[PDB]
Context: bound to proteins that are not shown
RNA sequence: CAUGGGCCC
RNA sequence: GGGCCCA
Numbered sequence: 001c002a003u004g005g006g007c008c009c
Numbered sequence: 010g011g012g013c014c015c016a
Stems, first nucleotide, its partner, number of pairs: 003016005
Other pairs, nucleotide, nucleotide, family: 008011tWW009010tWS
């Protein structure tokens, strides 16, 4: 730095 | 509207 989850705000 | 981890 994409996809998706999740987390942190 | 950022960052992070896994995949």
An RNA: 16 nucleotides with solved positions. Entry title: Foot-and-mouth disease virus RNA-polymerase in complex with a template- primer RNA, ATP and UTP. Primary citation: Ferrer-Orta et al., Proc.Natl.Acad.Sci.Usa (2007), "Sequential structures provide insights into the fidelity of RNA replication".